[PDB]
C1' cells in the first nucleotide's frame, strides 16, 4: 500500500493481476 471482516484492531488475507477465505476482539 491493495483488498476483506458495517467501522476499528494493537484482526484476516496478499502485493500494483494485491487471490479465495475466514473468524475473533472493541
Nucleotide at each position: 500500500g491493495c483488498g476483506g471482516c458495517a467501522c476499528c484492531g494493537u484482526c484476516c488475507g496478499c502485493u500494483c493481476a494485491a487471490a479465495c477465505a475466514a473468524a475473533c476482539g472493541g

Solved structure of RNA (RNA Pseudoknot), 26 nucleotides shown. It comes from the structure "Crystal Structure of a Luteoviral RNA Pseudoknot and Model for a Minimal Ribosomal Frameshifting Motif". Pallan et al. published it in Biochemistry in 2005: "Crystal Structure of a Luteoviral RNA Pseudoknot and Model for a Minimal Ribosomal Frameshifting Motif". Released in 2005, the model rests on X-ray diffraction data to a resolution of 1.34 angstrom.